[PDB]
This is an experimental structure of RNA with a sequence from Gloeobacter violaceus, with 18 nucleotides shown. The depositors describe the entry as "The structure of the G. violaceus guanidine II riboswitch P2 stem-loop with ethylguanidine". Crystallisation conditions: 0.01 M Magnesium Acetate, 0.05 M MES pH 5.6, 2.5 M Ammonium Sulfate. The 2019 paper behind the entry is "Structure-guided design of a high-affinity ligand for a riboswitch". Taxonomically the source falls in Gloeobacter (Bacteria, Bacillati, Cyanobacteriota, Cyanophyceae).
RNA sequence: GGUGGGGACGACCCCACC
Numbered sequence: 001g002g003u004g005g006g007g008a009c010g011a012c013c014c015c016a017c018c
Base pairs, nucleotide, nucleotide: 001018002017003016004015005014006013007012
Other pairs, nucleotide, nucleotide, family: 010011tHS
């Protein structure tokens, strides 16, 4: 840097993988 998921929503957070 990216990817899969969750926190009703996210710009916030958490989990996992590359």

Released in 2019, the model rests on X-ray diffraction data to a resolution of 1.54 A. Bound small molecules: n-ethylguanidine (EGD).